[PDB]
C1' cells in the first nucleotide's frame, strides 16, 4: 500500500430524527 | 404532508484518520 474487520461527535452523496418558519 | 432553516443524534455506500489480520 491492498482486501477485510474494529475504533462517540471528520468529509461526500442519499436518507432518518428534533425543533422552528412557510405553504 | 410539502418545502426551507437550524441542530458535537440514527442509517446506507464511498472516502479520511487510528488500530488489528493476512498478503
Ligand atoms: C468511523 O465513523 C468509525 N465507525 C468510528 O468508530 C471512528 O471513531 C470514526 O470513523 C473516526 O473518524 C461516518 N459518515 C462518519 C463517522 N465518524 C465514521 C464513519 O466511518 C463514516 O461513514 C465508517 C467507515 O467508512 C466504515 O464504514 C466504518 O465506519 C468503520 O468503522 C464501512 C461501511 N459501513 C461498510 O463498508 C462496512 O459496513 C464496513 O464499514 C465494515 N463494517
Nucleotide at each position: 500500500c491492498u482486501u477485510g474487520c474494529u475504533g462517540a461527535a471528520g468529509u461526500g452523496c442519499a436518507c432518518a430524527c428534533a425543533g422552528c418558519a412557510a405553504g
The RNA (HIV-1 subtype F genomic RNA) has 46 modelled nucleotides. The model includes bound paromomycin (PAR). Ions in the entry include potassium and chloride. Crystallisation conditions: MPD, MgCl2, KCl, Na cacodylate, pH 6.2, VAPOR DIFFUSION, SITTING DROP, temperature 310K. Keywords: HIV-1, RNA, antibiotic, paromomycin, extended duplex. Entry title: Crystal structure of HIV-1 subtype F DIS extended duplex RNA bound to paromomycin. The 2008 paper behind the entry is "Binding of aminoglycoside antibiotics to the duplex form of the HIV-1 genomic RNA dimerization initiation site".